[PDB]
Context: bound to proteins that are not shown
RNA sequence: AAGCAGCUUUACAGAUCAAUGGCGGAGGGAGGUCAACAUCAAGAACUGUGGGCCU
RNA sequence: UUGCCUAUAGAACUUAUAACGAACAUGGUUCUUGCCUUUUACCAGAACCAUCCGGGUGUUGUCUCCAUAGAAACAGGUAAAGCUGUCCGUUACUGUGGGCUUGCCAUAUUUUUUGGAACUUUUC
Numbered sequence: 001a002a003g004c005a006g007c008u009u010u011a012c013a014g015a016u017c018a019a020u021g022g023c024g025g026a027g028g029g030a031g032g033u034c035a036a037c038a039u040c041a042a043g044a045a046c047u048g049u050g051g052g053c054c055u
Numbered sequence: 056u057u058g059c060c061u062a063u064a065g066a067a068c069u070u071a072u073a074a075c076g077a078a079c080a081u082g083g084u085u086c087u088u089g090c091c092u093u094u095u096a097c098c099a100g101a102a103c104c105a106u107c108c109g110g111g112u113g114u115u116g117u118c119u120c121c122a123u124a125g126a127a128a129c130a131g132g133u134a135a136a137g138c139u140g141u142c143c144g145u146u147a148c149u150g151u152g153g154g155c156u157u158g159c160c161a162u163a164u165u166u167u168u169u170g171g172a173a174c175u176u177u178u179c
Stems, first nucleotide, its partner, number of pairs: 004158002006155004011151004023144003028121005034116007046065008075109002080106008089097001128141004
C1' cells in the first nucleotide's frame, strides 16, 4: 500500500415524511497602518470547581 | 468566608547565557567624581524613581469586499459568549461514490481452534 466487508461522512435516490439520535447553526467568510475594553514580571509564579478542617 | 488540606478542569501571550522591543533614548532626586569666576549648559559612575518611542494576546464593536435565504426565528442574563431553553440545516435503516480507526496476513502432525474421546458403575 490494491481489492472485499465494517466504520464515518458524502453528491446523493431514499424507509419515516411522526416522536426521535448525531454533527453543524442562533448573527456567513476573509480582511483593515480602524476603534473601545481587559490583560502582560511572579513562592516557577495560574484562575475556577467539588469535599473536609476552622466558622 | 479569609485561611488551610485534598480531589479536578482549563491555562492565550511573555521569560533561563532570564522576558512584552533579537531594538534602545531623555528627565528627576540622592550620594561619589571631573572641569571650574558664579548660575545654566556640562564630565561619569552608583542607587531609587519617572517620562518617552514601540509591542503581544483576548474580547466586543465597526468598516471594506465577497457570498448568500438560513430557522441568522423566539425568550431568560452575566464583566464575556448557542451561556441556557425552544428551534432548524444534512438527517438516524438501505444502494452508488471517497477515506481509514479497521479484520492482523491464511499454522489439521507436542503449551490454547480439527478433539485422550467414548462408555460403564457404585457411595450420599